This is an experimental structure of RNA (26S rRNA, nucleotides 623 to 1425) from Thermochaetoides thermophila DSM 1495, with 803 nucleotides shown. The entry has 46 different proteins, among them Putative 60S ribosomal protein, 60S ribosomal protein L27 and Ribosomal protein L18-like protein. The PDB entry is titled "High resolution structure of the thermophilic 60S ribosomal subunit of Chaetomium thermophilum". The entry is indexed under 60S ribosomal subunit thermophilic eukaryote RNA modification pseudouridine, RIBOSOME. The work is reported in "Pseudouridine increases ribosome stability in a thermophilic eukaryote" (Wild et al., Nucleic Acids Res., 2025). Rfam match: Eukaryotic large subunit ribosomal RNA. A reference for the family is Yusupov et al. (2001), "Crystal structure of the ribosome at 5.5 A resolution", Science. Released in 2025, the model rests on electron microscopy data to a resolution of 2.38 A.

[PDB]
Context: one part of a larger RNA, bound to proteins that are not shown
RNA sequence: ACCCGUCUUGAAACACGGACCAAGGAGUCAAGGUUUUGCGCGAGUGUUUGGGUGUAAAACCCGCACGCGUAAUGAAAGUGAACGUAGGUGAGAGCUUCGGCGCAUCAUCGACCGAUCCUGAUGUAUUCGGAUGGAUUUGAGUAGGAGCGUUAAGCCUUGGACCCGAAAGAUGGUGAACUAUGCUUGGAUAGGGUGAAGCCAGAGGAAACUCUGGUGGAGGCUCGCAGCGGUUCUGACGUGCAAAUCGAUCGUCAAAUCUGAGCAUGGGGGCGAAAGACUAAUCGAACCAUCUAGUAGCUGGUUACCGCCGAAGUUUCCCUCAGGAUAGCAGUGUCGACCUUCAGUUUUAUGAGGUAAAGCGAAUGAUUAGGGACUCGGGGGCGAUUUUUAGCCUUCAUCCAUUCUCAAACUUUAAAUAUGUAAGAAGCCCUUGUUACUUAACUGAACGUGGGCAUUCGAAUGUAUCGACACUAGUGGGCCAUUUUUGGUAAGCAGAACUGGCGAUGCGGGAUGAACCGAACGCGGGGUUAAGGUGCCGGAGUGGACGCUCAUCAGACACCACAAAAGGCGUUAGUACAUCUUGACAGCAGGACGGUGGCCAUGGAAGUCGGAAUCCGCUAAGGACUGUGUAACAACUCACCUGCCGAAUGUACUAGCCCUGAAAAUGGAUGGCGCUCAAGCGUCCCACCCAUACCCCGCCCUCAGGGUAGAAACGAUGCCCUGAGGAGUAGGCGGCCGUGGAGGUCAGUGACGAAGCCUAGGGCGUGAGCCCGGGUCGAACGGCCUCUAGUGCAGAUCUUGGU
Numbered sequence: 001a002c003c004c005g006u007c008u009u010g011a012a013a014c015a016c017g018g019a020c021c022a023a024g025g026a027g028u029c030a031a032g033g034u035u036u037u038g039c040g041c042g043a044g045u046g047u048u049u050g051g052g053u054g055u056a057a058a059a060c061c062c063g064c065a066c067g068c069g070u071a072a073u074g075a076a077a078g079u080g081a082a083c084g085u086a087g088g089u090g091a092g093a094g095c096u097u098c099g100g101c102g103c104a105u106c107a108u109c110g111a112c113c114g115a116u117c118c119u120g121a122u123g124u125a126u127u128c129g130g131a132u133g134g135a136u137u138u139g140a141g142u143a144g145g146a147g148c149g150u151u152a153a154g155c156c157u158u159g160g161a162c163c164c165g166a167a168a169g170a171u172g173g174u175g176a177a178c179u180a181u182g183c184u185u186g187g188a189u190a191g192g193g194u195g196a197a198g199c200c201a202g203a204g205g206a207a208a209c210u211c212u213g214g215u216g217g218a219g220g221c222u223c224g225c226a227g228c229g230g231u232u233c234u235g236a237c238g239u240g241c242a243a244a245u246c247g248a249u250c251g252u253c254a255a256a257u258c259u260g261a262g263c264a265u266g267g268g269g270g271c272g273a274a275a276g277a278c279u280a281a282u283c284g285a286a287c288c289a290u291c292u293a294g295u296a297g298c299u300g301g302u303u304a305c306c307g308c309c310g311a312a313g314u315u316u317c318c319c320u321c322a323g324g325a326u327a328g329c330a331g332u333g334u335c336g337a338c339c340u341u342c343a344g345u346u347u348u349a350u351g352a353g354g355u356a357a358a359g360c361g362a363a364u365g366a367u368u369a370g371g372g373a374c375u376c377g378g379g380g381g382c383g384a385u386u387u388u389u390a391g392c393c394u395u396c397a398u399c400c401a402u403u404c405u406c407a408a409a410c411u412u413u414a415a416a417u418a419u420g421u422a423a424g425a426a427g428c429c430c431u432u433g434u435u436a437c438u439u440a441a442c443u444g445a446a447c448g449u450g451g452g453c454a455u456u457c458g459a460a461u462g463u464a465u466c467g468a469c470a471c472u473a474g475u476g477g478g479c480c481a482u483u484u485u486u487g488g489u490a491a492g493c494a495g496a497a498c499u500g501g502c503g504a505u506g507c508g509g510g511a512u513g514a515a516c517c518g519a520a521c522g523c524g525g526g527g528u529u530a531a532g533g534u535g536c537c538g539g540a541g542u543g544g545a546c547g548c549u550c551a552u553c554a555g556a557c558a559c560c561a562c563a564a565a566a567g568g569c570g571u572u573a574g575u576a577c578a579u580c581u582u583g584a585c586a587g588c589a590g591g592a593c594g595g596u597g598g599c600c601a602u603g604g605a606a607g608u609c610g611g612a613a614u615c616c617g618c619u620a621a622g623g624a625c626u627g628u629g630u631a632a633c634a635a636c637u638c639a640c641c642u643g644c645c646g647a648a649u650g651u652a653c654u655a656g657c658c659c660u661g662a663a664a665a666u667g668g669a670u671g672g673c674g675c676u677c678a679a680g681c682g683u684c685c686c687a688c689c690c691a692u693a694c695c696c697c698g699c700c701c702u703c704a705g706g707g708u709a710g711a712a713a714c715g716a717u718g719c720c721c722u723g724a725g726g727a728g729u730a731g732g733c734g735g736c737c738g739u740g741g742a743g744g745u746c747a748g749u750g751a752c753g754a755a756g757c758c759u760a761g762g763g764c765g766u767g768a769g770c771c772c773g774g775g776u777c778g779a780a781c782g783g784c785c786u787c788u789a790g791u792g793c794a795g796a797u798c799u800u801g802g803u
Stems, first nucleotide, its partner, number of pairs: 003018004019803006029159008038150004044068003050062003072079002087109005094101002111142002113139003116135003123128001162301002165298001169291006180265009191223003194219001198215007227252003232248002235246002267283001269279002305735005314327001316325003328475002330472007342462002345460002347423005357413001358411002364407003369402001371400003377396001379394004383389001427453004432448001435445001437444001478502004483497002486494002507518003522699007532689003535673003541686001543685006555675001566660003570657010588643004595616001600610001623638001628635001700726009737792001739789008748781002756776004761772004
Other pairs, nucleotide, nucleotide, family: 008010tHS009514tWS025793tWS025796tHS026301tSS026793tWH027302cWS028161tWS037151cWW042146tHS043069tWS043145tHS047062cHS047063cHS049063cWW053059tWS054058tHS071080tSS073114tSS074076tHS074077tHS081141tWS084110cWS092104tHS093102tHS096099tWS119132cWW120130tSS120131tHS121130tHS122129tHS124127cWW166295tWH167294tWW175267tWH176179tWS176270tWS189255tWW190224tHS195217tSS195218tHS196217tHS197216tHS205208tHS225253tWH226253tHS230231cHS230249cWS231249cWW237242cWS268285tHS271277cWW272275tWS304736cWW305767cSS310730tHS311474tSS311729tWH312475tSS313503tHS315326cWW339466tHS341463cWW353417cWW354355cHS354414tWS355415tWH356414tWS359362cHS360407tWH362411cWS363410cWS368403cWW370401cWW374397tWW375378cWH378395cWW424427cSS424458tHS425458cWH431449cWW434446cWW438443cWW439441tHS464724tWS473731cSS479515tWS485495cWS488490tHS488491tHS502514cSS505520cWH508531tSS510559tWS513560tWS516558cWS518530cSS529691tWH531690tWW533540tWS539689cSS542679cWH549678tWW551676tWW553662tHS554678tWH556674cWW564662tHH565661tHS580647tWS583647tHS584646tHS584648tWS592639tHS594616cWW595596cWH596615tWW597632cSS598612cWW599612cWW601605tWS601609tHS604631tSS606632cHS607625cWS607626cWH607627cWH613624tWS619620tHS619622tWW621622cWS622623tHS626637cWW626638cWS627636cWW629634tHS630632tHS670673cHH674679tWS711714cHH715717tSS738791cWS750779tWS751779tWS753778tWS753779tHS754778tHS754780tSS755777tWS
C1' cells in the first nucleotide's frame, strides 16, 4: 500500500466486461483536391497512347499531336493592359566615392485593360459610326513572367472505408410425414335404468266417448367399462422418464362419436363451429439461397518505449436539444528585423456613470396624531327648528404652520471598487510652392521645399520572450468556493456576475474525506521551515505565568458533521440607588401612655360589623391603630421605641463558566486509551518535531549563448566553456527498439552442432530491449546501409483449441 479496463462532474464501489492458458485479432488501398519538405528543368514543362530496339514483362532511344502555364473581363454580341529611367510619399537589410543608391515586404496617393452610367468630334449606304472628355460604381486584372513534372507527411470526399452489431425491404424457389377443412374407399364402441307411437283384452255411458291391465321398444334420453378428452389438487417433477410427462379426482360414451390409407387447397396465399387460432418443437404473415460486408447522430473494443509542449464544456446558425458547421482555446513549420519594442501594473493631467448610503417641515406615490383658521361644503341639533339669524353650538370636510414611519419597476443629492483618452522626432517653431474645393478677397483647408531646436528625445517599474503568415488536432453534458445576487418554508434544490479551484494532480496537515489549510513534482546527500503538533498510541514539554470550571448527561479546535425561546439564593466579576460606629441587618430581652368608647351608627361595636377625617402634652418612645380576640370590655399584640451586640447591610440590574429546558429504534465512538490546582476553557512566553516547499553540493536530460584551419587535422552530424529550467488527461511533434520479406556488403557463423525450447547462473541499457554461461536438440542462420508491409495485445457477454 483498496481491482483492473470503460462511460462519467464524481469508481474500490451495492455500475457494466473479466474462471485459466496458447495461437488469430482492428485507420487500409484507389481516384480526385490542398498546404508544407526534398529534387530536375525553367517561359516553359511532361519519353513509356504509340513506334524503334533488346542479354526480353527490365534497361536504352524517338517525336506528331495533346494537357497545364504564358491575359483578362462580360449573361452575351464583343473589346483587350507603359504620360514618367515601369510613377510620387514614409519606413526598410545590404552596399557606399560618405554626397547617397536602396532588395524583399508593409502603409498611402495616382496611371493602364474589361464591365456599368454620362458626353457625343471629323465623317456618311442619312442612319450608320463612337473619336474626346468625365463619374461617392465594379473584376478571381496590368504595372521588368513561375510554372511543369516527381518524392515524402498531415487533412478532406466517394467508395465495405478503423473492427463487430438491429427491428426491417426486395428477387427466385421448397414444404399439408404435425396440424385445419373437404372428397374417394375401409374399420371400431360391456352391462344396466326410463319406457313414445302402433296392437290385444276387460270395464263404464243414451251417444260423442271415458277408465284399467298387458304387449311393444322410440329418444342429437340417462348410470357406467374400453376408446376419445383434460376440471381441480394451483399434487409429483421442475440442470425432469419427458423442450408438456406422472398420480389421484374429473367430462362424454350409439351419435354434431373415434379412426387408417388414397387425393385436394401454398405465404399477403390457404384453412378457420372465430382463439389472431393452425399451416413439420417456427405464425399479428412459414422455411431456404441471393441482393448483403444492407444503414445506424447509438453501446463495446482499438496492440512497444523515452523526450518536449499542452486544452474545452463558451459565441452565432441549423425539424438544432445524446448530433454538426462557425469563432475561441492547442501544436507544428517558418519568415522579417535581432525593428526603442511592448505591458491583466503604479503615478500625473483630463472625461463619462445613478449602484451602496441618504431624503420626505423637496416633486410623484404610501402613511400616524393633535392644533389654528374657518360656514355656507355636509350632518346633527339648541335661543321663537323662525329665518345663513355664518345667533348658541356641534362632528366630518377644506386651507395653514407642525408631527410618527416607508419605495425593485420614486427622487433634489451622491460614494467605494471598476472604466475612456494623453504623457513628443510620424514632435515644436520661422518663411513660402499647387488646386477644378472654400472665401468679397492667396482669405482658408489638406499635402510640402528650405531653416532652427538634445547644453537634456521630455513620469515610475519591468522587458524570465517583438511582429506577420501557413496547415491542422481535441472540445462544444461540467461541477465547487469567498463576496454580490434571483425563485422557493427549505434542500447535499433550481438560476446568474467578477475571481480562484477540481476535472487533467501527486506531496505535508483536517483520524477518514475530488473542491478546505500549506505547497505544486528529474535521480540523490546535508541544513531550515509552512500549515499542524510535543501524557501514551507518535517524531517533539507530564514546559513556564495569571485566572475560571465539579456536570448521577462535564468539556475538549475553522470548512464539519447541530440546538432555541425561557429560568437558577451554583460560583465569579461588574453597574446604580438606599441604610449604618450620632451604633445599621440577624437573634434574644423590656415597654407600648389623656382627652379619645373620636365626631356617627347600637340589645350590643372601647381601633379592628359597618359610612366618612386624621390633633397636641409625654419623651429617645406608643395609632382617635395592622392582626388575634370580647355581645361590648379586657387580654395578647402589632406598628413603634428601647435594653445586648460589635462592622457592615438591603434592593434592582449587567455578562462569564456550570446546571434545567434536552425523546428512537443491532453494541460505539473528543480517532482510541484515558484525563479533574487537567491531558478542560481565556490570554501571554520560551524551547523543540517534520513536506516532493526554501538554501549549498553531485549526476541525467531539455533550452539558450560562446570557442575551435596559412589545419601538429575532425564519427565539424565531433570536442571544449557558461547560465537557466523539469507536474499533466484529450491532443500535437521528435528520437529510438523489435517482426516477415527485397538490393548491396561483412571474401560473416555452422554436423568438431544452425534454428527452437528450459534455467530463484552472470553483464550492459532510464526504458522498450541486447549479450554471454549450463541443459535438450538436429539443418539451416545472422550484423551494417538502403527498400517494402497482411509488422508489436489483457480486455471486445471477442474467434478456434486445450485445461

Annotation: The entry also models magnesium, potassium and zinc ions.